[PDB]
Context: bound to proteins that are not shown
RNA sequence: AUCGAGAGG
DNA sequence: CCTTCTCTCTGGTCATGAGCCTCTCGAT
DNA sequence: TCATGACCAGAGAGAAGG
Numbered sequence: 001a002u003c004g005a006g007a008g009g
Numbered sequence: 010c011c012t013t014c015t016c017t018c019t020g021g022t023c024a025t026g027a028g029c030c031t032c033t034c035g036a037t
Numbered sequence: 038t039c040a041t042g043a044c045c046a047g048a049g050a051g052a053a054g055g
Stems, first nucleotide, its partner, number of pairs: 001037009010055008020045007
Other pairs, nucleotide, nucleotide, family: 019046cWW
């Protein structure tokens, strides 16, 4: 950096 | 009647999109 | 994923001929 997952109001 | 053309609505595939901002981790 | 305009050839109404 990409890809992805989880989470906040 | 019957073709034959000339434009005709009628039927269908297709492109296009989809809330802000924020945090953490993890694998290539 | 999926609904919905927006399109866009093909069958399809008339008018005109035959």